An RNA structure from Homo sapiens, in which 75 nucleotides are resolved. The sample was in a buffer at pH 7.4. The depositors describe the entry as "Structure of human transfer RNA visualized in the cytomegalovirus, a DNA virus". Liu et al. published it in Nat Commun in 2021: "Structure of human cytomegalovirus virion reveals host tRNA binding to capsid-associated tegument protein pp150". It holds a match to the Rfam family "tRNA". The family's RNA type in Rfam is transfer RNA. About the family: Transfer RNA (tRNA) molecules are approximately 80 nucleotides in length. Its family is annotated with triplet codon-amino acid adaptor activity in the Gene Ontology. Method: electron microscopy, resolution 2.9 angstroms. The entry became public in 2021.
[PDB]
């Protein structure tokens, strides 16, 4: 100095134009068990920022961003 990727609960993580955004997850109750390992039970729990496309998008464009491949002098 080029250009390719992704941000999707408390990490981690699939989905993917109109969907109450779902999945172990750890939590915190039910402790019914020598301790609960069965979690048998639920709940709470989540839209990468702004902006723009239609009749309506986290799920489509364009900008920033921050992690990150690999391309330059040295490499």
């Nucleotide at each position: 100095u080029c250009c390719c990727u992704g941000g999707u609960g408390g990490u981690c993580u699939a989905g993917u134009g109109g969907u109450u955004a779902g999945g172990a997850u750890u939590c915190g109750g039910c402790g019914c068990u020598c301790u609960c390992a069965c979690c048998g039970c639920c709940g709470c729990g989540g839209c990468c920022c702004g902006g723009g496309u239609u009749c309506g998008a986290u799920u489509c464009c364009c900008g920033g961003u921050c992690a990150g491949g690999g391309a330059a002098c040295c490499a």

NCBI's taxonomy places the organism under Eukaryota, Bilateria, Haplorrhini, Hominidae, Homo.